23S ribosomal RNA, nucleotides 2242 to 3120 from Mycolicibacterium smegmatis MC2 155: 879 nucleotides with solved positions. Among the 33 different proteins in the entry, which are not shown, are 50S ribosomal protein L20, 50S ribosomal protein L3 and 50S ribosomal protein L11. Primary citation: Baid and Sengupta, Febs J. (2025), "Cryo-EM structural analyses reveal a unique role for elongation factor G2 (EF-G2) in Mycobacteria". The source organism's lineage runs through Bacteria, Bacillati, Actinomycetes, Mycobacteriales and Mycolicibacterium smegmatis. It was solved by electron microscopy to 3.6 angstrom. It holds a match to the Rfam family "Bacterial large subunit ribosomal RNA". Its family is annotated with structural constituent of ribosome and ribosome in the Gene Ontology.
[PDB]
Context: one part of a larger RNA, bound to proteins that are not shown
RNA sequence: GCACUACGAGUAAAGAUGCUCGUUACGCGCGGCAGGACGAAAAGACCCCGGGACCUUCACUACAACUUGGUAUUGGUGCUCGAUACGGUUUGUGUAGGAUAGGUGGGAGACUGUGAAGCUCACACGCCAGUGUGGGUGGAGUCGUUGUUGAAAUACCACUCUGAUCGUAUUGGGCCUCUAACCUCGGACCGUAUAUCCGGUUCAGGGACAGUGCCUGGUGGGUAGUUUAACUGGGGCGGUUGCCUCCUAAAAUGUAACGGAGGCGCCCAAAGGUUCCCUCAACCUGGACGGCAAUCAGGUGUUGAGUGUAAGUGCACAAGGGAGCUUGACUGCGAGACGGACAUGUCGAGCAGGGACGAAAGUCGGGACUAGUGAUCCGGCACCUCUGAGUGGAAGGGGUGUCGCUCAACGGAUAAAAGGUACCCCGGGGAUAACAGGCUGAUCUUCCCCAAGAGUCCAUAUCGACGGGAUGGUUUGGCACCUCGAUGUCGGCUCGUCGCAUCCUGGGGCUGGAGCAGGUCCCAAGGGUUGGGCUGUUCGCCCAUUAAAGCGGCACGCGAGCUGGGUUUAGAACGUCGUGAGACAGUUCGGUCUCUAUCCGCCGCGCGCGUCAGAAGCUUGAGGAAACCUGUCCCUAGUACGAGAGGACCGGGACGGACGAACCUCUGGUAUACCAGUUGUCCCACCAGGGGCACGGCUGGAUAGCCACGUUCGGACAGGAUAACCGCUGAAAGCAUCUAAGCGGGAAACCUCUUCCAAGACCAGGCUUCUCACCCUCUAGGAGGGAUAAGGCCCCCCGCAGACCACGGGAUUGAUAGACCAGACCUGGAAGCCUAGUAAUAGGUGCAGGGAACUGGCACUAACCGGCCGAAAACUUAC
Numbered sequence: 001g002c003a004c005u006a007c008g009a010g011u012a013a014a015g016a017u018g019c020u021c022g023u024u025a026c027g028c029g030c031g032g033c034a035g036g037a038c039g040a041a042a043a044g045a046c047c048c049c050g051g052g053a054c055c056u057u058c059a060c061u062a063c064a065a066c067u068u069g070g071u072a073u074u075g076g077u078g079c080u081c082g083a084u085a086c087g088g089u090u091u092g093u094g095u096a097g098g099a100u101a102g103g104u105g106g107g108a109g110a111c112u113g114u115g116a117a118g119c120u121c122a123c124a125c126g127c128c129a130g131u132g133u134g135g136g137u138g139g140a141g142u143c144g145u146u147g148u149u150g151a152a153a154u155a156c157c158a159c160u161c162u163g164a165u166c167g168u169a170u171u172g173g174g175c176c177u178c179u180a181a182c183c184u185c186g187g188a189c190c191g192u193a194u195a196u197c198c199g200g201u202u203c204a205g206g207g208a209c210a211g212u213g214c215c216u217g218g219u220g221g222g223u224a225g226u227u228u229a230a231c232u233g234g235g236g237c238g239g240u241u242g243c244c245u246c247c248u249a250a251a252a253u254g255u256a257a258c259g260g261a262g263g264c265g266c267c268c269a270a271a272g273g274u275u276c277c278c279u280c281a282a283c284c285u286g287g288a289c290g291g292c293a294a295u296c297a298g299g300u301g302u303u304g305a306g307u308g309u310a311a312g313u314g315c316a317c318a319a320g321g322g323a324g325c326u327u328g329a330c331u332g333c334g335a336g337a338c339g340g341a342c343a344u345g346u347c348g349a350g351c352a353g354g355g356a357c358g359a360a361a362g363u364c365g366g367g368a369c370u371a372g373u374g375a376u377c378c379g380g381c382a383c384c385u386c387u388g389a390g391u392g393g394a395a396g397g398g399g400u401g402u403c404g405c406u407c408a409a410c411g412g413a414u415a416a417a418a419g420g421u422a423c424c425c426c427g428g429g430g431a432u433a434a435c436a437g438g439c440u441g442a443u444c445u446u447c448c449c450c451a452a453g454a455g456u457c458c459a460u461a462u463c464g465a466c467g468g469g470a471u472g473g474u475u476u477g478g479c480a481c482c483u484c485g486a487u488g489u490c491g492g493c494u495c496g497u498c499g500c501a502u503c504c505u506g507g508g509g510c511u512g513g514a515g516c517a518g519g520u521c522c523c524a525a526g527g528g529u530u531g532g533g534c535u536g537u538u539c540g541c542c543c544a545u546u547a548a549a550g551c552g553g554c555a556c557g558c559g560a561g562c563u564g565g566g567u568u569u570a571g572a573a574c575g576u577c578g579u580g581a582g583a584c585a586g587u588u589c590g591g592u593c594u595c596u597a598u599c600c601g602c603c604g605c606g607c608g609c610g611u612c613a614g615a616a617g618c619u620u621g622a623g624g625a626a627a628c629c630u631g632u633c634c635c636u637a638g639u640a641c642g643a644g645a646g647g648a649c650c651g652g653g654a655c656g657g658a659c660g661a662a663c664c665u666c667u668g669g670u671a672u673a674c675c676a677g678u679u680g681u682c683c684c685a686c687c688a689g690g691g692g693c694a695c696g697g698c699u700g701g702a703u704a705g706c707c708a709c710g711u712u713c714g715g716a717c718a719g720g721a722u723a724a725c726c727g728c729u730g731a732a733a734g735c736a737u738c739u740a741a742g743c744g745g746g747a748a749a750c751c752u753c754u755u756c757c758a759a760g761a762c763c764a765g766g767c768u769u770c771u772c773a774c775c776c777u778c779u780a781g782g783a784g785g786g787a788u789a790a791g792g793c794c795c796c797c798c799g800c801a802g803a804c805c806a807c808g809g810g811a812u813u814g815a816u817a818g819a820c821c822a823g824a825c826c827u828g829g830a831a832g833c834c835u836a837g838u839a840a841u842a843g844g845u846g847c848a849g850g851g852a853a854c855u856g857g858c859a860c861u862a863a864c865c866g867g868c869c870g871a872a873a874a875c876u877u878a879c
Stems, first nucleotide, its partner, number of pairs: 002018002006023005026608008035600003039595002047429006053421004059226005065219003069215005075178002078175012092161001105157002110142002118137002121134001124131002182206003186203006229241003238258001242264006265410001266308001267367002272326007280304001282300005306315002309372001311370003330353004336347003342411001355364003378404007386397002436483001437481001438479003442476001444472001446470004453463002490565001491563003495557001496554005503528003506523006530544005571589004575584003609760001613771007623757004629657007641646001659714005667708004674701005679694006718752003725745004774786005791869004796810004816862003820857004825851003832845005
C1' cells in the first nucleotide's frame, strides 16, 4: 500500500491478522468498552554527530570611544639655556732646563711714553709648582742661535686642537607676558512688523591655549567577525596521539583492541679509523692491616662477565679488555637491490681525487645492529665563470652548502584564537545513549552435593563451616539486535488475568513431638487474604484487628481508562563551584495531560439462510459458564496427658463476620403533572379565592416505580478416580520388602453433585400435534409463474419488555389502555355560608376537600367494512 483483516504455542530485524503446526469460528448489521493494530497528530525537544544563533570573558584579531605626543591653522616683544660659525682671551705639569717644552710656517729684532722693568691691593684657576687679567705706585727693561733639545723663545705675526669664557649669525628649548589669528549659550544694537533661529556691528572676556586636519604611542567585550581537535564498547571525566624493542602473531613477510611489558627527543673529539696484543665472571687454596668482597700468587674455569643507553638478535674467531699512530665523523659518484598507495626510508660492490694506518694483503663515506627526530613554504648566512627590464653597473632574482619549528594533535587546516546555552534553532542517526523487549547470568534469587563441627553422648530433630553443581530471569550490571519521518516514564486509582517457590483454610512423615503450643520436610492454587497515622515515596516505621494480612509475571499489566504527588523546559530564593555567561544525582515555592473507534478483541441485541414439505408445543443434552471463604461459644471434659501450672484428638449443637443473588412485606432514600404552609412581585376589573416567575421559589410531608442502610436465600449432603502418605498378600533373592502379578484406605485440588447457557452440537437431535391441496406457461425434462391451508408478520391498543429491534399481552366472540364509578393509600380539615372576636384569627357544616402509578367494576373513547408472506424430484438396498 492492500484485503472475504481469528486464537494458542512457536519461528522471524529477537513483542506476528498475513509465516509453521494445531485449535476455534454460519453470512450481514446495530448500541456499547478501550487490550492490540509498536493506533492518529507533530522528518524526537531527551542522547550523539554536523551546521547555526545569541550570551560571557584575563580566547584571537579588528573597530567605536577615551587618552599621549608631533606638526598645520599660529603670531609679537622680553628674560634663560642648549647646539653649531666669526671677533677674540685662556691653557699645554717626558728629561737634560734662564723652564708649568703648544707642536709647527715667516724669524734677528718686538713690547716703551696712545706711558715697560720692581712692588702695594681685587678677583679666577690652581698640579696653593705657578699662571692670565684690572687699578695704583713705578720710569728705560724684558731680551735672540744664546747652551741644553726629535722640537724656541714669554721678541713678534697666523689659523688653531686638548679646553672655559664674552659681542657679532642660525636653530631650537623653558619661563613671564601682549593682541591681531581663533573661541564664548556674556551684554547691547540692526537685518526685523513679528523672531530665545541665524548673520552682521560693537562692547566685555579668554587667547596662540583650546577645537579641528594629518601622523603617532597607549587603554579599549562598548561593538563585530570567528576559533575552541580526534580516538572512545554512547558522550563526558581520565588516558592517548611521532619514533625504537619484545610477546600477542597461529615456525616467510604482514596482522587489531582504551591487549601485556619497557625505552627515545641523546651521548663519545674518543666511546671514531687503522695496526698489533690479550681473555673474562665465579669458585677453591695461601697471604699485615684487609674482614664475604680492595691489591698478590697458584689451580679450576668456553662464556654464566662485558658490550655508553630499553629490549631483542648477535659477539670468547671476539663486536669484550689494552696499547701506537691518526681524523674516512672525506669530495665527485654509484652496477644492483630491500621496503613500499604516494611521500618518506634502507643496503651497496666498485671508479676517480686527495688522505689515515699497515712490511704487505688490505681496511676506513662515524659508533655490534635497530630509536636520539619534522615535508613544503618563508626567511638568514657563506660560496659560484648564472641573470641583470635602452646601455655599463647596481638592486633584485638564481644555483651549491648550510641555519631557523614540543609545526609533539609529530603527512605538519591560519603568521594569529577560550567558554555557556534548561531561551535555544536546523540537518541527520536506532550507525549511538536514557524506558521497555532481546541475548548472557558476573551480581541477585531458589535449590541442591560432601560432612568439620554445634546440639549433655548423637553429622543428619534443628543448624550446618571450608569447598563443589545447578535452576529462575525479579535486582545491580554487560552487549547495542528492533524502535529517534516519536514504542509516553514513577507512585496511586479502576479492572483484572496467570504461576506456585503456600500467608490462611485442607491432607500427611519425622521430631531434642507428655498435653496446649511449636520446628522441619512433603502433597495441595478451590476460595480468601482489613482499616488507618507518618514518609512523595519503591522501601520503611507504627496504631487497632484478623484464620490470614503470601510472593511473583503480564511494556517493573493497565494515561486512544483516570490522576498528576514524584520526575526533566521556560520564573524565583538559598548552599557549593566558576572572573563571568552559567552548572549541580543540593534544599525549597510555582508550573497546559489532545483524539467523533475503521480493523481485530470483548460485552449485549437483531436481520438472512440452513438443518430435504410448510408450521407449532414441549424437550434431551455433547459442550461451556457461575459458585467453592471462614470465626466464636457450649457439650463431650476441667476428661486424656502432667508434679503442678496448664489442658486435648475424634464427634455433636448454637450463633456470627465478609461475599453473592433474588425481592419491596418491614425500616430507610429518592420523588419536576400529589397534598399542605409560606416570602417577594405581576396578573385574573375589585373583596374572597387562585394563578405565572423566582433552583419544583422555599419549607413539612409523601403512594407507585427504582434502590440499600432493608428482607429472604446460598457456599451444602453423598459418590468415583487420586496426590503426599498408610497398608494386605507376595516372589525375583528358601529370609525380608506396599509391587514386579494382584487387592485396599487416602485431601478445600480432579470427575460427578448444585445454579445458569446450550442442536449454527454441519452427526444442525428427540416426543408429539396441525395443513396435508389448486391453477397457468415453456416444452413435456426440469423449470418458471400465480393463487392458497396450517401459521406468521406489518398496521392498531399496550407492558414493571425495551437504545432501535426483539420480547410478552390484547384486538368487538374485547377489560389491552384511557375515561367514568368505588376502594386502598398520601396530604391533613377544602370552597361557600353561619357564629365569636377590634383585628390578626378561631369554631361548626365535615375523617372535609384535592389526588398519579395499586385493586375491582363499567365498552363511554381507541383497538378499524386490511394488507403481505407462507406447503413436498426421486433412487438403492434391507425388511